[PDB]
RNA sequence: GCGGAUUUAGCUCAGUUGGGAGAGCGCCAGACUGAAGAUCUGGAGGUCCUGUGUUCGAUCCACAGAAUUCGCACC
Numbered sequence: 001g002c003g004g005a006u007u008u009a010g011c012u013c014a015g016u017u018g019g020g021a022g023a024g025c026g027c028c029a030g031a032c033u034g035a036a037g038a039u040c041u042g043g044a045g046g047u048c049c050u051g052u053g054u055u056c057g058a059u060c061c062a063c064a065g066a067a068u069u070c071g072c073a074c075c
Stems, first nucleotide, its partner, number of pairs: 001072007010025003019056001027043004049065005
C1' cells in the first nucleotide's frame, strides 16, 4: 500500500439475523449493624461509533469516513 474483521450503558460484553436492546460490574438509593465490610433487594443510565443510501421502517443491509485488530505483500 492493499485486504478483511470489529465498533452497543460509567467499564467487560451478550444481543437481535429490519418493527427503537438485555446482563454482569461499578454506581445512587432502599434494607441489615452499635456503626460498618460482605451478602441482599430495588432504581437509574445508551441518539446501539459518525455521515449518506435502500426500505413503510435501520442497532442489524449498503457504501463512505474515523479509529482498534488480523492477514498479505520483488526475485
The depositors describe the entry as "E. coli 50S ribosomal subunit in complex with dirithromycin, fMet-Phe-tRNA(Phe) and deacylated tRNA(iMet)". fMet-Phe-tRNA(Phe) from Saccharomyces cerevisiae: 75 nucleotides with solved positions. Among the 29 different proteins in the entry, which are not shown, are 50S ribosomal protein L24, 50S ribosomal protein L23 and 50S ribosomal protein L36. The structure was determined by cryo-EM at 2.1 A resolution and released in 2020. The sample was in a buffer at pH 7.5. The entry also models magnesium ions. It holds a match to the Rfam family "tRNA". Rfam's curators write: Transfer RNA (tRNA) molecules are approximately 80 nucleotides in length. By type it is a transfer RNA. A reference for the family is Lowe and Eddy (1997), "tRNAscan-SE: a program for improved detection of transfer RNA genes in genomic sequence", Nucleic Acids Res. Rfam links the family to the GO term triplet codon-amino acid adaptor activity. The family is grouped with related families in Rfam's "tRNA clan". Pichkur et al. published it in Rna in 2020: "Insights into the improved macrolide inhibitory activity from the high-resolution cryo-EM structure of dirithromycin bound to theE. coli70S ribosome".